Context: bound to proteins that are not shown
RNA sequence: GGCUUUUUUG
DNA sequence: GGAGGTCAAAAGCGCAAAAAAGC
DNA sequence: GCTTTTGACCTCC
Numbered sequence: 001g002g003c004u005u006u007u008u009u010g
Numbered sequence: 011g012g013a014g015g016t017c018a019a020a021a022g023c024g025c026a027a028a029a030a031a032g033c
Numbered sequence: 034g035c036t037t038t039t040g041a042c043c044t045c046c
Stems, first nucleotide, its partner, number of pairs: 002033009011046013
């Protein structure tokens, strides 16, 4: 500051 | 000869959050 | 994987 991956809540 | 049948390809499939990592 | 839709090829009449 863009993408990827999950996890969680509603 | 063509209108119908059957097979093949594209396009979509909530929203907010947060948390981390990694690239 | 679901499902739909649309296009394209085969083919039966």
Molecule: RNA putL
Organism: Escherichia coli K-12